[PDB]
The PDB entry is titled "Cryo-EM structure of FrCas9 in complex with sgRNA and 43-bp dsDNA substrate". Shown are 152 nucleotides from a PDB entry: RNA from Homo sapiens, together with DNA. The reconstruction used 684,922 particles. Released in 2025, the model rests on cryo-EM data to a resolution of 2.89 angstrom.
Context: bound to proteins that are not shown
RNA sequence: CAAGACAUAGAAAUAACCUGGUUUGAGUGUCUUGUUAAU
RNA sequence: AAUUAACAAGAUGAGUUCAAAUCAGGCUCCUAGAGAGAUCCGAACUUACCUUCAUGGCGGGCAUUGUGCCCUU
DNA sequence: TGCAATATACACAGGTTATTTCTATGT
DNA sequence: TGTGTATATTGCA
Numbered sequence: 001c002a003a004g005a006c007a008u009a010g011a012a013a014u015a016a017c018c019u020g021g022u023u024u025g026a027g028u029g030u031c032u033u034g035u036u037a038a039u
Numbered sequence: 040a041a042u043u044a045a046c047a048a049g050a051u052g053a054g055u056u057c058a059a060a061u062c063a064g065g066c067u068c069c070u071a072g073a074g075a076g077a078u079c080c081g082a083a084c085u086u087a088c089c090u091u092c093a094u095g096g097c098g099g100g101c102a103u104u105g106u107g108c109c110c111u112u
Numbered sequence: 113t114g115c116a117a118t119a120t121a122c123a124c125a126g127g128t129t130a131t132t133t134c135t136a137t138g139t
Numbered sequence: 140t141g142t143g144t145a146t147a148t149t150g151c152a
Stems, first nucleotide, its partner, number of pairs: 005139016021061006029051007037043002064080002066076003088096002090093001098110004113152005120145004
Other pairs, nucleotide, nucleotide, family: 001002cHS007136tWW036044cWW037042cWW038041tWW063081tHS069072cWS087097tWW118147cWW119146cWW
C1' cells in the first nucleotide's frame, strides 16, 4: 500500500466430456374357478 | 370325451439390465434407397406493411379514460 | 347431440474439465 | 418464471 501471489464466487462466449433421462422394442409370466365357444 | 382358445372374477411369481434413436432436418456421393459417405450444419442473435427492392414508399392535421374527428386521395 | 365457451395441466437435467473476455470479495 | 399448447370441463340449445 498499490501491485502481486493467489484463492474463492458469479456472469458471458466457445470447446471437450460424464451420468443419465425420455421414447420404442427385447428380457416367453404362471396357476384356480366360472361363463360362453369351437371340438 | 375331454381339451384348445376367448372373456370375466379370484389368486400367484418375477423385477435392478440391454439395443437403437435423441431438435424435424440439412450437407457429399449416388445411378435413388426404410442407400452409402462425412461427424458437422440444425433450439442464440436479425425481419411491421407496400412496391421498380430505392438512402424508396407508408396523404395532411386535431384529439388522448375507452379507440374517435376534420381536411384530402 | 354435439358444440362453443371456459378452465386446466405442464414442460430434459444434474455434474466435470479447459480457454478468453468481466466483475466481486478478503487473504 | 411464464406460457404456448394440448386437454379438459362446462353448460346448452
The entry also contains CRISPR-associated endonuclease Cas9, not shown here. The organism belongs to Homo, within Eukaryota. The work is reported in "Structural and functional bases of F. rodentium Cas9 provide insights into CRISPR-Cas protein engineering" (Yang et al., Cell Genom, 2026). The entry is indexed under FrCas9, high fidelity, off-target, nuclease protein, complex, HYDROLASE, DNA-RNA-HYDROLASE complex.